About this RNA:
Primary citation: Matsugami et al., Structure (2003), "Structural Basis of the Highly Efficient Trapping of the HIV Tat Protein by an RNA Aptamer". The RNA (RNA aptamer) has 34 modelled nucleotides. Entry title: The structure of RNA aptamer for HIV Tat complexed with two argininamide molecules. It was solved by solution NMR. Bound small molecules: 2-AMINO-5-GUANIDINO-PENTANOIC ACID (GND).
[PDB]
RNA sequence: GGGAGCUUGAUCCCGGAAACGGUCGAUCGCUCCC
Numbered sequence: 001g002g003g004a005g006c007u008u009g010a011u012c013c014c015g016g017a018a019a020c021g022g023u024c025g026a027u028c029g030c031u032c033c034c
Stems, first nucleotide, its partner, number of pairs: 001034006009028004013022002
Other pairs, nucleotide, nucleotide, family: 007010cWH016019tHS023026cWH
């Protein structure tokens, strides 16, 4: 590359004291199929 899936990776994105949480934002990362 024609396509899809991970936070037993995180960057931002923007907060909250801070512990964090958001794909109702994206990024690479890492690969699973032929």